Source information: The RNA (brocolli-pepper aptamer) has 374 modelled nucleotides. Bound small molecules: 4-(3,5-difluoro-4-hydroxybenzyl)-1,2-dimethyl-1H-imidazol-5-ol (1TU). Entry title: Ligand bound state of a brocolli-pepper aptamer FRET tile. The entry is indexed under RNA origami aptamer fret, RNA. Released in 2023, the model rests on electron microscopy data to a resolution of 4.43 A.
RNA sequence: GGAUACGUCUACGCUCAGUGACGGACUCUCUUCGGAGAGUCUGACAUCCGAACCAUACACGGAUGUGCCUCGCCGAACAGUCUACGGCGAGCUUAAGCGCUGGGGACGCCCAACGCAUCACAAAGACUGAGUGAUGAACCAGAAGUAUGGACUGGUUGCGUUGGUGGAGACGGUCGGGUCCAGUUCGCUGUCGAGUAGAGUGUGGGCUCCAUCGACGCCGCUUUAAGGUCCCCAAUCGUGGCGUGUCGGCCUGCUUCGGCAGGCACUGGCGCCGGGACCUUGAAGAGAUGAGAUUUCGAUCUCAUCUUUGGGUGUCUCUGGUGCUUGAGGGCCCUGUGUUCGCACAGGGCCGCUCACUGGGUGUGGACGUAUCC
Numbered sequence: 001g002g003a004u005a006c007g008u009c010u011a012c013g014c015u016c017a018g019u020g021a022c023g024g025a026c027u028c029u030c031u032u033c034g035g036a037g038a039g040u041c042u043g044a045c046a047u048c049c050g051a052a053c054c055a056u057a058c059a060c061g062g063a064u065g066u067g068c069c070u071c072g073c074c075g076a077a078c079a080g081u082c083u084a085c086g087g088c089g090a091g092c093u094u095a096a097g098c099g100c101u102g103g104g105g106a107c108g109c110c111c112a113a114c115g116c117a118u119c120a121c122a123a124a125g126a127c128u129g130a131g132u133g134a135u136g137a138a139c140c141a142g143a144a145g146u147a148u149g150g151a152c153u154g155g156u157u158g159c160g161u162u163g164g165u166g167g168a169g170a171c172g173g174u175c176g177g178g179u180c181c182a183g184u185u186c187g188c189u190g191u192c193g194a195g196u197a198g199a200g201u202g203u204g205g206g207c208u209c210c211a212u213c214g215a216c217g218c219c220g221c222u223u224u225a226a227g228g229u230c231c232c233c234a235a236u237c238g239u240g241g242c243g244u245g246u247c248g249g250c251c252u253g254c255u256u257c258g259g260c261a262g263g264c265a266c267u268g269g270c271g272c273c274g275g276g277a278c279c280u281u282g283a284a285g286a287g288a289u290g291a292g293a294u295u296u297c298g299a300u301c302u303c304a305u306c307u308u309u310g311g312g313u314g315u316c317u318c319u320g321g322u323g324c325u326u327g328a329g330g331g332c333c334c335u336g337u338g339u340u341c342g343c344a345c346a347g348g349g350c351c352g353c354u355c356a357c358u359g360g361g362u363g364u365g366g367a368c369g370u371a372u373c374c
């Protein structure tokens, strides 16, 4: 120096039990100098507050907390779903039973009634659906470190309705009165006396148009009531149609040139009855069949029944999901007994993932110590 065996140490891998638990630095205390404990600072993530009109995201400052994943319950709501946070509980595999719960289908029962959008009850946030209450044109500004979105408040604009003020435009007596005139009895009558031109010591009131100022309203669809506007082939006066020849104006005849009769249909009015179309205002709201009232006999209101749509509720059935109980299976540890000490049986305990520390078992490598051989 090597080989073989045993013991010890060390590195890497595997396995089990216990302790647990964010990262990076600094300063102390203890130590078997491995490591542990305490304090300080900083980073990441999650909350709370400063911090508002409310919410969300980002940013800032302060305070608090801490491994990761999955499931259940509670905070926690009108119900359901999804996501997050905090608290509490749980974590292998599988079957059966029981409880709870979401969705589908079927049957029964109950309640409500047009459609759309937004807000509040109403949460930590989001989504879906319903109930109750409230709101509804467009644009801009406000208010927080910044951005978004919405509410609220204020301002502006558009359209519709209405009032005031100013200007213009007509309107003639069926909008009235003052004033004037005629028949006048001075009662009364004329308004088919008379300027929409004023002749008013009213162009007064009302109407139309324009301007200005105020004030109120404005989601959509359907029905109904009231008001306004427009339309309703041609022919026939006209008319949607039916009726009617006039407050007026002509042609013919008589003619006193006063006045009257007939014809005109210029004038296109008036009465009646409709259909719709559009606009404004008010009041309502699923559809059908009956009954009882009101009514303009259009229509409306009330009650009952049926149908449709939506929601709730009970029962049954299918389909998951989940908790509890019981049974069986798997892995590991502990205890006891037996064993051909390899292993088996009985009893007890545990069970997600990752990382670190400590201890045990186990495989492989290297070194040291010991024994034998070379």
Base pairs, nucleotide, nucleotide: 001374002373003372004371005370006369007368008367009366010365011364012363013362014361015360016359017358018357019356020355021354022043023042024041025040026039027038028037029036030035044066045065046064047063048062049061050060053150054149055148056147057146058145067353068352069091070090071089072088073087074086075085078129079128080127081126082125083124092329093328094327095326096325097324098323099322100321101320102319103318104317105316106315107314108313109312110311111310112309113308114220115219116136117135118134119133120132121131137157138156139155140154141153142152158218159217160216161215162214163213164212165211166210167209168208169207175204180193181190182189183188221285222284223283224282225281226280227279228278229277230276231275232274240273241272242271243270244269248266249264250263251262252261253260254259286307287306288305289304290303291302292301293300294299330351331350332349333348334347335346336345337344338343
Other pairs, nucleotide, nucleotide, family: 031034tWS051059tWW052144tWS076084tWW122130tWW170206cWW171205tWH172176cWH172198cWH173177cWH173195cWH175196tWH176202cWH177200cWH180194cWW184187tWS195200cWH196203tWS198202cWH236239tWH237268tWS238243tHS239241tHS245246cHS245265tWS245267cWS246247cHS246248cHS246267cWW255258tWS265266cHS265267tHS265268tWS295298tWS339342tWS340342cHS